Method: cryo-EM, resolution 3.5 angstroms. The entry became public in 2017. Shown are 779 nucleotides from a PDB entry: RNA (23S rRNA, nucleotides 2032 to 2810) from Spinacia oleracea. Lineage of the source: Eukaryota > Streptophyta > Euphyllophyta > Caryophyllales > Spinacia. The reconstruction used 174,949 particles. The PDB entry is titled "Structure of the large subunit of the chloro-ribosome". An Rfam search finds the family "Bacterial large subunit ribosomal RNA" in it. Clan: LSU clan. Gene Ontology terms of the family: structural constituent of ribosome and ribosome. A reference for the family is Cannone et al. (2002), "The comparative RNA web (CRW) site: an online database of comparative sequence and structure information for ribosomal, intron, and other RNAs", BMC Bioinformatics.
Context: one part of a larger RNA, bound to proteins that are not shown
RNA sequence: GACAUGUCUGUGAAGAUGCGGACUACCUGCACCUGGACAGAAAGACCCUAUGAAGCUUUACUGUUCCCUGGGAUUGGCUUUGGGCUUUUCCUGCGCAGCUUAGGUGGAAGGCGAAGAAGGCCCCCUUCCGGGGGGGCCCGAGCCAUCAGUGAGAUACCACUCUGGAAGAGCUAGAAUUCUAACCUUGUGUCAGGACCUACGGGCCAAGGGACAUUCUCAGGUAGACAGUUUCUAUGGGGCGUAGGCCUCCCAAAAGGUAACGGAGGCGUGCAAAGGUUUCCUCGGGCCGGACGGAGAUUGGCCCUCGAGUGCAAAGGCAGAAGGGAGCUUGACUGCAAGACCCACCCGUCGAGCAGGGACGAAAGUCGGCCUUAGUGAUCCGACGGUGCCGAGUGGAAGGGCCGUCGCUCAACGGAUAAAAGUUACUCUAGGGAUAACAGGCUGAUCUUCCCCAAGAGUUCACAUCGACGGGAAGGUUUGGCACCUCGAUGUCGGCUCUUCGCCACCUGGGGCUGUAGUAUGUUCCAAGGGUUGGGCUGUUCGCCCAUUAAAGCGGUACGUGAGCUGGGUUCAGAACGUCGUGAGACAGUUCGGUCCAUAUCCGGUGUGGGCGUUAGAGCAUUGAGAGGACCUUUCCCUAGUACGAGAGGACCGGGAAGGACGCACCUCUGGUGUACCAGUUAUCGUGCCCACGGUAAACGCUGGGUAGCCAAGUGCGGAGCGGAUAACUGCUGAAAGCAUCUAAGUAGUAAGCCCACCCCAAGAUGAGUGCUCUCCUA
Numbered sequence: 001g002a003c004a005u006g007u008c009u010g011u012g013a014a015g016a017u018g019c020g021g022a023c024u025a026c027c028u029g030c031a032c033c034u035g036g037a038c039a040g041a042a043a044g045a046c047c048c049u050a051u052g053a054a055g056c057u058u059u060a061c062u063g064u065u066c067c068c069u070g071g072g073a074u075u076g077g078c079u080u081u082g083g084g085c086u087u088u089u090c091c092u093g094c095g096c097a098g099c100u101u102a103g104g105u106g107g108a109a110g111g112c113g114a115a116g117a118a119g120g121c122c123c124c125c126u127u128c129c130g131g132g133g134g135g136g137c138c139c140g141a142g143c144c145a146u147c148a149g150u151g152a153g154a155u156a157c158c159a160c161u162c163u164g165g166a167a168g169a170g171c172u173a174g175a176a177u178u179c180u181a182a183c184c185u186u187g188u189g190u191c192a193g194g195a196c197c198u199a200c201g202g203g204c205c206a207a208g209g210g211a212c213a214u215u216c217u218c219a220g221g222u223a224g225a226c227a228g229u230u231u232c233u234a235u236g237g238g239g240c241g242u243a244g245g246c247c248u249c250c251c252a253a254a255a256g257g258u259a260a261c262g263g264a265g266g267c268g269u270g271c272a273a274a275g276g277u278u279u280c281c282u283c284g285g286g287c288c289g290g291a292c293g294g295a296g297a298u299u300g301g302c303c304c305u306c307g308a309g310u311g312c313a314a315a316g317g318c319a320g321a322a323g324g325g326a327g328c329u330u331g332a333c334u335g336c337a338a339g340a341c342c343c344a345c346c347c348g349u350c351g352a353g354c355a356g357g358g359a360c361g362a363a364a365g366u367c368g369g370c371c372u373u374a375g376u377g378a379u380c381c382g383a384c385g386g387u388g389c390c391g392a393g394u395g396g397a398a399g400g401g402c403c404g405u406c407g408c409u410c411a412a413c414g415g416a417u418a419a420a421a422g423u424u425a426c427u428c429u430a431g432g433g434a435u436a437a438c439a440g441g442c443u444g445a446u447c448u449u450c451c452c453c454a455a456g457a458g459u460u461c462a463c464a465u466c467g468a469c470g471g472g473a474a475g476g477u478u479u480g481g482c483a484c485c486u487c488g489a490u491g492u493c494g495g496c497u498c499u500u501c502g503c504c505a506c507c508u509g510g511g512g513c514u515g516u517a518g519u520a521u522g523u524u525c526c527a528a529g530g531g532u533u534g535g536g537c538u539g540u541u542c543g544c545c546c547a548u549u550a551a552a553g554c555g556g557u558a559c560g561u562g563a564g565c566u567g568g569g570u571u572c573a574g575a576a577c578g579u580c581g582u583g584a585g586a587c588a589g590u591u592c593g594g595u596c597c598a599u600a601u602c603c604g605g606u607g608u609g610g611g612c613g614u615u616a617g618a619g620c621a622u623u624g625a626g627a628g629g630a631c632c633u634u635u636c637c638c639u640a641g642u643a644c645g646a647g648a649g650g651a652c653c654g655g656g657a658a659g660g661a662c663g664c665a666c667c668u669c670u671g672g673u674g675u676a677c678c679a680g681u682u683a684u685c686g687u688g689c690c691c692a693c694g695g696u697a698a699a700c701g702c703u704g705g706g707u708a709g710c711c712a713a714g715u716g717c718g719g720a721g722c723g724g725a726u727a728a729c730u731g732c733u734g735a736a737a738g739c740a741u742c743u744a745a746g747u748a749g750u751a752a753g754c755c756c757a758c759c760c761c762a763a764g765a766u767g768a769g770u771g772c773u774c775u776c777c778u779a
Base pairs, nucleotide, nucleotide: 006023007022008021009020010019026611027610028609029608030607031606032605033604035603036602037601040597047432048431049430050429052428053427054424055423056422057421060229061228062227063226064225067221068220069219070218071217072216073215084171085170086169106158111143112142119138121136125132191202232244233243234242241261245267246266247265248264249263250262268413269311270370271369275329276328277327278326279325280324281323283307285303286302287301288300289299309318310317312375314373315372316371333356334355335354336353339350340349341348345414358367359366360365381407382406383405384404385403386402387401390399439486440484441482442481443480445479447475450472451471452470456466457465492569493568494566495565496564498560500556501555502554503553506531507530508529509526510525511524512523513522533547534546574592575591576590577589578587579586580585616775617774618773619772620771621770622769626761628759629758632660633659634658635657636656637655638654644649662718663717664716665715666714670712671711672710673709677705678704679703680702681701682697683696684695685694686693687692723755724754729749730748731747732746
C1' cells in the first nucleotide's frame, strides 16, 4: 500500500488480525462507548551529532570606528633665554742639567718704541704666597739671538694652534611670552540691483580668537561601541573527571601480531667520561677475630645460585664477564655499503666489506658512541659557518642554490593558522532508537517472599515464639546494569471514572501446634467467593495524626486508564531570592503566572434489528448445551454468667432480632421536579375605555402549590431445607514390615472455596431440539 481486518497463549527487531497450537464466531445493518490498529496532526521541540546557522557576553584571537598625543602640509611679524655645529676676540704650562714655572709645531736675524719701554709708587684679578696677567701715574734711551745648557728657543717678533675657557657673529630646533595679513567665530550693524533678506546668504567695515584650533597624511595609544571567526576527540548516552607521544612486564591463547576509562611502572635524559682500546681481579649475604662501633662503618679466615651490580623503570642479559679498577687515547671519524628485519605509506633497526686518516695493542685484532629496548617530533620558513655552482644585455653585486647545522613541553606528540574563550530556557535547520530520558525486553547486583544449618535466648528446654554466624532458591513490581525495537515522534507524576487479574491471607470460612484454663492471642495450613471507610497536611499510594471500623492488604494491568476527564508538579517563553559565573547566563534549589487538539474506517464491547439457515410454509408453548448476576458482613439477646477460672473476667454448639453495603423492583405513604395546571404579584404594551384578560422579561418575569410521569433521602423483597464431590485436617478397618501407620485395598466427617440449586437470556446449540394446532394436492 492493498486489506476476505477474531480471542488466548507462544514466537518473532525480544508488547502481531496477518506466523504456530487451541478455542471462539451465521451474513450484514443502526445507535452507543473509546481498550487497541505502537490510531491522525506536524521528517520531534527533550538527548546526541554536524570541523551546521544565528543571538548575546568577556581581562578568547585578529582588526575598524569614536577619542588622545607626536611628525609634515595650510603656517606668519618680532625681540629675547638657553641645547647641539661656526666664526672671527684674550690668559693656560712648577721631567732635571739652567740667565728659570722650557707650550708643541713652522717663517725665523731683527723686533718693540715716541700713535712714547727698561726701571721704581701703588690699584685689581688669578694663585701651587714661586710668581703671573694688568689700569693709572712717575720715568726717559733699553728689555734684546746661534750667544752654553736642552729630545724641542728665545719674553725680538708672526700665523695661528692645540692644553681648555669666555662672548657679540649663523642652522635647526626648545621655551616664552607677543601683534597682526590667511584660519575659526560673531554682528539687531552696514547698502543695494525692478522689491527685502530680523527670509540662510554677497561685498563692506565691526568685535572677539590667533597661527593655536579646523581640516589632510603618516605614527603610538585606545571602549566588544562594531565586525570577521575559533572554542578538539575519545568517552560501554552526553557533561564533570581522567587521557592523548615513546619504553618495559601481564592480559597475548608455547612464532609474529592483538583489544578494552583492563592491571603495574617509567621517559621528554645523563656521561669528556659512565665512551675506545690493552691489561688485572672479580661480588654479595651467613660465621669466627680484634676497642668504642651501636642491629649496620675500617682489618684477616669458611659456604656461594650469575642473592652484587650494571646512572635513572622493568624485562632479557652478563660472573674468560656487559661487574670494579688501572694505562694511554678521542672511532661520540670522512666517503660509503651487498644483504636483511619490520613493513598501508612516512618512519625505524642491524649490517659483512672497501678507501682515506688515526687511537690503543709487541702482534693478532677491536674501535664510525654508550648491556639492549624509552630520552623524542614530518613539511614550509627562517638562522649561522663553509662553497673550483645560478646570478634574468655583459662584468659585478642583491638574492638564491648547495653542503654542515641550529630554531616549537607544534605535549591534542602524522603536527588544520604565525595568531582564537564562553553561552543560548529567545533559539533554529539537517539527521539518529547508530546515543539518552518515559515504557517494553534481557540480568537480578539490590529489593519482596522463602527454605538449610543452626551458637544461643526462651526459669530447665535449639525449634510455642526470636532466631546470631554462613548457605541454597523463586519473583519481577523498587534502585539499578546493557542499550535490542520505538526519535517522519511509544504524551510524563498525582487525582476522577471504570475495570479485571495474582497471591506468598489484612478481615470474614474451616485446622493443626501453642510457654492455648477461659477471653484475647502467636504462629503456621487449605482458602481469592467477597470485603478491603471518612477526613486534616503535602502536587506528591503504608508519609502521618484524628474518628471509627470485622479489617480498614500488597500488588500486575505501557509505575492500567489524557483519540475518557483536571493540569496541582515537572521539561517553554515573563519575573524574582540564595548561590556559581567578571560576563552572557545557570543550579536533577526555591518562588508567583503559564489556550493539553478529535463529526469512529476496522478489530473490541454494550443494545437492537433485517436477510438467510432451520427442506413444504406458518402460530403459540417450550426442554435447555452455553453464558451471565447473585450466594456478602457486623452487633445485640436465649443458651449462661453456664462451662473454665483464686478471682478478675467469661466460651465458635445452636438458635432469635436488629442492622450495613449491595442487588431487583414499586408509587400506597413522605417528599424533589413536574415549562399540562391553579393562585399572588412587579413594570409595561395591546383588547376603545373602567373592570376582566392576553403578550413580554437568554425556557416560563419572580414567587407559592401540585395530579400523572420519572425519581429518592420512601417503600417491598432478597441472598436458601440447599444437595454432590473436595483442599487443609481429624478419622475407621489394615498390611507391606509375625507391633505401628488416616492408605497401599476399601470407607466416615468436613470450608464463604468447586458443581447443581436461585434469578435472567438462550436451538444461528448451523449438533439449528421438542408438540398440538393450522395451511393448501386444481394446474